[PDB]
RNA sequence: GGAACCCUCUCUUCCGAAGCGAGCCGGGGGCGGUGGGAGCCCGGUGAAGACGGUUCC
Numbered sequence: 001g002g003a004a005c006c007c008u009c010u011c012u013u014c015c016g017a018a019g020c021g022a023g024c025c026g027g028g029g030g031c032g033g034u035g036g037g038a039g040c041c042c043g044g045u046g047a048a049g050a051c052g053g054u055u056c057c
Base pairs, nucleotide, nucleotide: 001057002056003055004054005053006052010050011049012048013047014046020039023045024044025043026042027041028040
C1' cells in the first nucleotide's frame, strides 16, 4: 500500500452579520476600511478527519 483501530507527534478542516480574508486564544510585528478580535512570524488549545500513528492481511 488495503482494512480495522487510535489521537503521542505531523498536517488539513471548522459557525451569523460586517468584511476580499476569522475554529478560538496569547505574544512579536503591523494597522486605510470592516470587525471585540484580521493576512506575516512564534506559541498555546477544542473537536472531526488523514500524505498522521499502531495492529493485522
The PDB entry is titled "Distal Stem I region from G. kaustophilus glyQS T box RNA".
Distal Stem I region of the glyQS T box leader RNA: 57 nucleotides with solved positions.
Grigg et al. published it in Proc.Natl.Acad.Sci.USA in 2013: "T box RNA decodes both the information content and geometry of tRNA to affect gene expression".
Crystals were grown from: 80mM NaCl, 12mM KCl, 20mM MgCl2, 40mM sodium cacodylate, 12mM spermine, 28% 2-methyl-1,3 propanediol, pH 6.0, VAPOR DIFFUSION, HANGING DROP, temperature 291K.